[PDB]
C1' cells in the first nucleotide's frame, strides 16, 4: 500500500 | 431480539 | 427469493 | 423455609 | 434449587 | 428495520 | 414476485500480507 476478510 | 446471533 | 430460533436475565404459576 |  | 407457561 | 441503502 | 438472503449499495472491525 490496496486487497483479504467479520455481516 | 435486553444479549449473542443459527437461516 | 415464503422466519427473527435458542439461551441469558425478566413475569407469573408451581415448588422449597 | 432458595 | 428445579419445573411449566408468558414474554423478549 | 435480523447493520445502512436503492432496482 | 416477496427476502436476515440476490442485483444496485455504504458503514463497522479484527486477524494476517509493499
Nucleotide at each position: 500500500g490496496g486487497g483479504u476478510g467479520a455481516u | 431480539a435486553g444479549c449473542u446471533c443459527a437461516g | 427469493g415464503g422466519g427473527a430460533g435458542a439461551g441469558c436475565a425478566c413475569c407469573u404459576c408451581c415448588c422449597u | 423455609a432458595c | 434449587a428445579g419445573g411449566a407457561g408468558g414474554g423478549g | 428495520u435480523c447493520g445502512g441503502c436503492g432496482g | 414476485c416477496g427476502a436476515u438472503c440476490c442485483c444496485g449499495u455504504c458503514a463497522u472491525c479484527a486477524c494476517c500480507c509493499a
Record summary: Entry title: Molecular model of the cryo-EM structure of 70S ribosome in complex with peptide deformylase and trigger factor. E-site tRNA from Escherichia coli: 65 nucleotides with solved positions. The work is reported in "Structural insights into the interplay of protein biogenesis factors with the 70S ribosome" (Akbar et al., Structure, 2021). The organism belongs to Escherichia, within Bacteria. It was solved by cryo-EM to 3.4 angstroms. The entry has 52 different proteins, among them 30S ribosomal protein S19, 30S ribosomal protein S10 and Trigger factor. The sample was in a buffer at pH 7.4. Rfam match: tRNA. About the family: Transfer RNA (tRNA) molecules are approximately 80 nucleotides in length. By type it is a transfer RNA. Keywords: Escherichia coli, ribosome, nascent chain, protein biogenesis, peptide deformylase, trigger factor.